Pepper (49-MER): 48 nucleotides with solved positions.
The depositors describe the entry as "Crystal structure of the Pepper aptamer in complex with HBC485".
Crystallisation conditions: 0.1 M ammonium chloride, 0.005 M magnesium chloride, 0.025 M HEPES, pH 7.0, 1.25 M 1,6-hexanediol, 40% MPD.
It is bound to GUANOSINE-5'-TRIPHOSPHATE (GTP).
RNA sequence: GCGCACUGGCGCUGCGCCUUCGGGCGCCAAUCGUAGCGUGUCGGCGCC
Numbered sequence: 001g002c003g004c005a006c007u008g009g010c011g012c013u014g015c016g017c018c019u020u021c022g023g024g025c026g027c028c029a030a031u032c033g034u035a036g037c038g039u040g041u042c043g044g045c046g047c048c
Base pairs, nucleotide, nucleotide: 001047002046003045004044006043009039010038011037012036013035014027015026016025017024018023
Other pairs, nucleotide, nucleotide, family: 005007tHS005008tWS005040tWS007040cWS007041cWW008032tWS031034tWH034036tHS040041cHS041042cHS041043cHS
């Protein structure tokens, strides 16, 4: 540098809850992941 998407993070913009106070939880299935859109990384593994 490239790939996997392990990592499931980040960035954007919403609804529904519940709130102890400035928060939390949830948002069919399919498709990495996501509510959804975007983003292939501080890492890890692999190849050069």